[PDB]
Context: one part of a larger RNA, bound to proteins that are not shown
RNA sequence: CAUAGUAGCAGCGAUAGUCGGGUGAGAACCCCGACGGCCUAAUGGAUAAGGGUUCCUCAGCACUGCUGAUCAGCUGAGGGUUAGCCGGUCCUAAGUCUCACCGCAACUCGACUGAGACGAAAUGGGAAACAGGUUAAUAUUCCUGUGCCAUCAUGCAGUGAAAGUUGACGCCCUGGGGUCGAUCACGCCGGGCA
RNA sequence: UCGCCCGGUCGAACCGUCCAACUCCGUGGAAGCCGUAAUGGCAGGAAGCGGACGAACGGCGGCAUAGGGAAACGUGAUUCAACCUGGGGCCCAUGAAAAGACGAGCAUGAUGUCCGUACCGAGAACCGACACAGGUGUCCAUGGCGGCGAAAGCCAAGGCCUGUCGGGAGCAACCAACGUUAGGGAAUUCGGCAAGUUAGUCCCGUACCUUCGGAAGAAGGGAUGCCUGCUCCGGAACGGAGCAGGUCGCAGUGACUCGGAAGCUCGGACUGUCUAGUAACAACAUAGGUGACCGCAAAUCCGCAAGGACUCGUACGGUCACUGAAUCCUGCCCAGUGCAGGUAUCUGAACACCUCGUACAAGAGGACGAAGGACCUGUCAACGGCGGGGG
RNA sequence: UCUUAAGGUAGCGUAGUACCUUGCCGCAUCAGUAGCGGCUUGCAUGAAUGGAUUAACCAGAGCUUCACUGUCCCAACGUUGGGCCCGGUGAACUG
Numbered sequence: 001c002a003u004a005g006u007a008g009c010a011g012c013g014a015u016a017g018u019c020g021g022g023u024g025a026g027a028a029c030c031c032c033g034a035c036g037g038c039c040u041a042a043u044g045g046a047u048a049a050g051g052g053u054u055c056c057u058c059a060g061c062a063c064u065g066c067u068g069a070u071c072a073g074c075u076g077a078g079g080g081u082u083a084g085c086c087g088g089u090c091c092u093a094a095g096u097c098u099c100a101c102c103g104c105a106a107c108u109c110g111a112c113u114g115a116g117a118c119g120a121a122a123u124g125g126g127a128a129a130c131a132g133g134u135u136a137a138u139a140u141u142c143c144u145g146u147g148c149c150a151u152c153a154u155g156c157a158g159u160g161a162a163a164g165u166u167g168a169c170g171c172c173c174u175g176g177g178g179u180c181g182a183u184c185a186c187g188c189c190g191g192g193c194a
Numbered sequence: 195u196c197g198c199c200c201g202g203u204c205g206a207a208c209c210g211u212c213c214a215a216c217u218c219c220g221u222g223g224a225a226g227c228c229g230u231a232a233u234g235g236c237a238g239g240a241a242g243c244g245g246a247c248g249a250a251c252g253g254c255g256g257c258a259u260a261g262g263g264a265a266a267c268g269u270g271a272u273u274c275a276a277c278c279u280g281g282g283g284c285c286c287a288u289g290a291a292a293a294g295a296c297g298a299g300c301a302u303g304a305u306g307u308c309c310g311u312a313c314c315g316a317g318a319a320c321c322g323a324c325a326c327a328g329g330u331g332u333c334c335a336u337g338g339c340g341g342c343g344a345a346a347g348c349c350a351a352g353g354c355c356u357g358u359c360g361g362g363a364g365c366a367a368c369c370a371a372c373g374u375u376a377g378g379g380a381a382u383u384c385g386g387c388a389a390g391u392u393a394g395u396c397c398c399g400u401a402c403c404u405u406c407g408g409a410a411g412a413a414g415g416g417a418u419g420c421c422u423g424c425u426c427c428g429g430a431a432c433g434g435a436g437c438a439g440g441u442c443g444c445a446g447u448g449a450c451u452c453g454g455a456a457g458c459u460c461g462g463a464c465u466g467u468c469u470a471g472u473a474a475c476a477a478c479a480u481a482g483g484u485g486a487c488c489g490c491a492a493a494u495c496c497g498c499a500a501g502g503a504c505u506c507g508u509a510c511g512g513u514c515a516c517u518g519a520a521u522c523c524u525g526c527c528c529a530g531u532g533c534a535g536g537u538a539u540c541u542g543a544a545c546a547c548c549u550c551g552u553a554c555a556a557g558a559g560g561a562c563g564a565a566g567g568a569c570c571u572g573u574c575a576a577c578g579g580c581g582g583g584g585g
Numbered sequence: 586u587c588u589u590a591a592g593g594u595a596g597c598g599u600a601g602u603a604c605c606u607u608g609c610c611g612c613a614u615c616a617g618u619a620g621c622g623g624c625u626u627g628c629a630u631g632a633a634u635g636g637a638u639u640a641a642c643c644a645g646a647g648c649u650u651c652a653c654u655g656u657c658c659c660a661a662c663g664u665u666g667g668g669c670c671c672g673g674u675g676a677a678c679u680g
Base pairs, nucleotide, nucleotide: 001680002679008674009673017035018034019033020032021031022030036355037354038353039352044334045333046332047331050314051313054312055079056078057077058076059075060074064072065071084148085147086310087309088308090125091124095118096117097116098115099114100113102110103109129146130145131144132143133142149306150305151304152303153302154301155300156299164296165295166294170284171283172282173281174280175279176278177277181273182272183271184270185269186268187203188202189201190200191199192198204261208256209255210254211253212252217246218245219244220243221242226236227235228234262267285289320329321328337349338348339347359672360671361670362669368667369666370665371664372663373662374661375660377658378657381656386653394418395417396416397415398414403408405519419441420440421439422438423437424436425435426434427433442446454651455650456649457648458647459646460645461643462642466478467477482517483516484515485514486513487512488511494503495502496501521637522636523635525580526579527578530577531576532573533572534571535570536569539568540567541566547560548559549558550557581587582586596630597627608624609623610622611621612620
Other pairs, nucleotide, nucleotide, family: 003678tHS004677tHH005006cHS005675tWS006676tWH007675tHS010666cSS011370tSS012317tWW012357tHS015665tWS016036tSS016037tHS023027tWH024026tHS024070cWS027070tWS028359tWS029067tWW039043cSS040350tWH041335tWS042044tHH042351tWW049315tHS049316tWW053080tWS053081tWW056136cSS061063cHS061072tWH063074cWS065325cWS067359tWS072073tSS073318tHS079137tWS080081cWH083311tWH084128tSS085128cHS087121cSS089126tHS091292cSS092120tWH092291cSS094119tHS101112cWW103499cSS104106tHS110500tSS111501tSS120124tHS122331tSS124290cWS125292tWS125293tWS127149cSS129140tWS130206cSS134139tWH146207tWS160161cWS162298tHH163297tHS167293tHS168292tHH169291tWH177249tWS177250tSS178276tHS179275tWH180336cWW189265cSS193197cWS202266tSS205260tHS206258tHH207257tHS213214cHS213248tWS213252cWW215248tHS215279tSS216247cWW222239tWS222241tHS223239tWS223240tHS224236tWS224239tHS230232tHS231281tWS232281tWS235240cSS249278cSS263265tHS263266tHS274336cHS285287cSS313319tWS314319cSS315316cWS316330tWH317357cSS318356cWH322326tWS340346tHS341343tHS341345tHS346450cSS367668tHS375655tWH376659tWW379654tHS379656tHS380386tHS380387cWH380388cWW380654tWH382656cWS383385tHS386388cHS390653cSS392453tHS393452cWS399413tHS400412tHS401410tHH402409tHS404407tWS405407cHS405639cHS408640tSS428430tHS428431tHS443445tHS446448cWS447451cWW461476cSS463640tWS463641tWS464480tHS468475tWH469473tHS481518tHS483575tWS488492cSS489508tSS490507tWW490508tWS490509tHH492505tHH493504tWW497499tHS497500tHS517633cSS519639tHS520638tWS523632tWS524633cWH527590cSS528576tWH537538cHS537568tWS542564tHS542565tHS546561cWW551556tHS552555tHS574577cHS575633cSS579591tWS581592cHS588592cWW589591cHS593594cHS593631tWS594632tWH595631tHS595636tWS596636tSS599606cWW600602cHS602630cWS603605tHS614616tHS617619cHS632635cSS655659cWS
C1' cells in the first nucleotide's frame, strides 16, 4: 500500500421510543411537556473492599465516548468532606513480630521457652445522640431543640468494696409477650372519577 | 350512568412508670389430681391463695403552646419482621477470649484532644489491557393482587429509555431465535439427539420386589369455573373444610405456575468427591470388614542443629496399610519374593590383642566374631499362584 | 505323577473378562451382529488382587413397551433480529 469504505457498531427475556417545544453556528440521541414503554432481591435504598477527586459549579469540544453532541465519569479553572456520644482508636481470636536464650561456618536463617507488642473499620467484644432545619456540594459532624456518657474539680452523702453478676456464646423443634409493616371497620382532611 | 377508587390522618432519643416467663418464699394439704403445642409436675408437698426477685428496640405519662403538615392532625381490630422471654430434643460433634460493665448515691462546674468523613460501589467510577453480556461481600426477606410461596405473571414507591448509532425496502436468497402444520407416527439417527408429551389440587385406587424403612406421586380412574343462599372447625382472619340450587364456554391448575409413564440388564451400595479451561463416570471418598506397629523415655513422622507434629492424646488410643453398606460367604498353596522369630554349625568389618616383617612404619597372616547371610521355623484379608500329562 | 508349593473349592460364566463369534436354543420383530433367558469345554472367570448377590439411590452404560411429536415421509406459510440499499464510524486475517 492492497485488503476496504469491507467486518463490527443486530442476536443476551431489558426489542423503546414518538409528537410538540427549549438552547445553539450546528440537535435522532443535551434539556422541558405529553403520549408510549422498561426494571421489582433489582435497573430501587444503604454500604464493605477496591478506586482516588471520578463529587459540585463555571467555561469548553483538540482528546476520550461503538454514530452525533450544545452533553459527559472527557479538557481547563475554581470549590467541596466540620463529630465527647458513627467508625477508628481500646480488647483479645486463629495467628504474627520484637527482644532474650539456644542453634548455625554464618546471617537478613531456625524450632522451643520466657517477656513485650501486633492481630477484627461491612461482619467478634465495646461508656454515651435523638428529632428537625440547612448547602451547588457535608451533615447522629454544621445550625435549632432536647438528651446522654466518661474523667476530673468543688460540695453533700458514703465507709461499704469484693464475693458475685455481666461481657459470654452450638444445632434442630416450639409456646408466650410484642413493635413496624400489611389488611379490615368506622370518623376526619385532601385528591381522582363521573 | 353506577358509588366507587387513591393519598394523608405524624411526632424521636431520653426521663419516669408497668410486667409476662423463669426462680424462690409463706399458706394450703392433693394418695389422683394439676398442666402443655409437645414433653411433663407432685407428701422430697400438686391445685388454689398471698408475696419476693424479675423483660422488650414493647405499653403508658412526660419530652411536645418541640418538630413537621396545605389540611385533618383518628380510634379499634387481626396477623404480627424487629426486640423480649420460656419449654423441649441432639452430640463417638460440646459450640472463643480478653478489655470493659454491674456490684457502688446525688449537685454544680470543667475537660472530651488525635485519625476517617466527598463520590462510585458497578451491563461506564472495583478486578478482568476497554465506558468488557464475565467476576465481586453485607443489609433492605413484611409494598399491592396472586398463590403453598422470598415462585410466575401484572402493578406501586423509587429508578430508567445509556444492556447507547441511525435512516429505507411487504423487507428476496441465506442465517439466528421461534410459532403453526393435513394424513402417517421414530419409517429419522450410532442413539428419540432436538422437540414434544405429562403437569397444580382433592377424591378413589395402586403391582413385582424389599434391608419392612421403602417401592409410591407406582400404574389407573374421576373431580376442578362463575353465580345465589348456606352448614361445619376455630376467639377470629381480608383462615380452612363442605352442602343445595342456578348457570356459560371447544376448553374452568382456561394465562402463568405445573411429573410423561412402565419393564428387563450392567455398574457403584447410599448423600458426598474430581480432571479451574474437551473426561462427572463404573474413577476417589464413605460407614462397614480386616491385617500391621506401639505401654508413652512408645509406634509413626518433620528438623543440619537447637528442637518439633501426633499430644490439653494413652490401646474403647493413634499410627501404617488393604477391602469397600447390608445378606450368604471368603477354599487349597510358605517352593520363589517380602516380613518376622530362632539358630549347634558355617560365613561375617573395624578397634584392641597374638605371629611375621620394619632398630619404627608401610604390609602379610592369625585369633575373637556384632548385626546380617547360610540353615530352620511362622506367616497369603503378604507380593502372588491354583497347570501339562496319565489311571 | 511332572514343573515350581498347591492344582481352582462356593459361586459366576460367550461376561465392561470369550479369540473363534453374528457361538447354539428360546423370547421379541415382517426382518434384531442389539437386548433378555438357558446352555457353556472359561483363547485368558473365581473368592477382602475379594466371589456371588442385592431393596433403595443415579444428569452413569445397553434394551423393550404405552403415550407424544415436523426426527422422518416432505416440505409449506408465518414471527422477531440480521442479511440488501442510504448517512456516520471504521478494523483484521492475508500478499